An RNA structure (Pepper (49-MER)), in which 48 nucleotides are resolved.
C1' cells in the first nucleotide's frame, strides 16, 4: 500500500413503535452490510 469482510462500525436520507427524553425496538427474500445509498476500518487474518 492491497486484500478479506471477521468485525457490522462510520456518514448521510426516510418509515413505524418505545422512551426514564438520555436515548432504545423494528422495516421480506437476494446482494459485504444496511430500512436504504453511501463508505473497506480503532482492529483481527491473509498478501507485498
Ligand atoms: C468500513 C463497504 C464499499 C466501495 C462498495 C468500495 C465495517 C466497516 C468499518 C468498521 C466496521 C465494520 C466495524 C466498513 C465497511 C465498509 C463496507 C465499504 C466500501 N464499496 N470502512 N466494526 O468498493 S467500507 S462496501
Nucleotide at each position: 500500500g492491497c486484500g478479506c469482510a471477521c468485525u457490522g462500525g462510520c456518514g448521510c436520507u426516510g418509515c413505524g413503535c418505545c422512551u426514564u427524553c438520555g436515548g432504545g425496538c423494528g422495516c421480506c427474500a437476494a446482494u459485504c452490510g444496511u430500512a436504504g445509498c453511501g463508505u473497506g476500518u480503532c482492529g483481527g487474518c491473509g498478501c507485498c